[PDB]
Context: bound to proteins that are not shown
RNA sequence: UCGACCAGGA
DNA sequence: GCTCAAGTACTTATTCCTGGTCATT
DNA sequence: AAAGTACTTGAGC
Numbered sequence: 001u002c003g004a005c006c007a008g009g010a
Numbered sequence: 011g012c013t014c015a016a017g018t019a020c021t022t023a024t025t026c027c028t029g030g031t032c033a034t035t
Numbered sequence: 036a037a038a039g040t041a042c043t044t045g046a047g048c
């Protein structure tokens, strides 16, 4: 602080 | 050239929450 | 994510 990915929780 | 099977394009979804990293704004 | 709408193409005859 613009939001994409990844990893998780019930 | 007319009905009709069938092929086509192109449309449409999927509860609440947490943090890290990246590149860029 | 498979199944629907809405057309369009092929061709049966």
Base pairs, nucleotide, nucleotide: 003032004031005030006029007028008027009026010025011048012047013046014045015044016043017042018041019040020039021038022037

Solved structure of RNA, together with DNA, 48 nucleotides shown. Keywords: RNA POLYMERASE II, BYE1, TRANSCRIPTION. It was solved by X-ray crystallography to 3.15 angstroms. Ions in the entry include zinc and magnesium. Among the 13 different proteins in the entry, which are not shown, are DNA-DIRECTED RNA POLYMERASE II SUBUNIT RPB11, DNA-DIRECTED RNA POLYMERASE II SUBUNIT RPB1 and DNA-DIRECTED RNA POLYMERASE II SUBUNIT RPB3. Primary citation: Kinkelin et al., Proc. Natl. Acad. Sci. U.S.A. (2013), "Structures of RNA polymerase II complexes with Bye1, a chromatin-binding PHF3/DIDO homologue".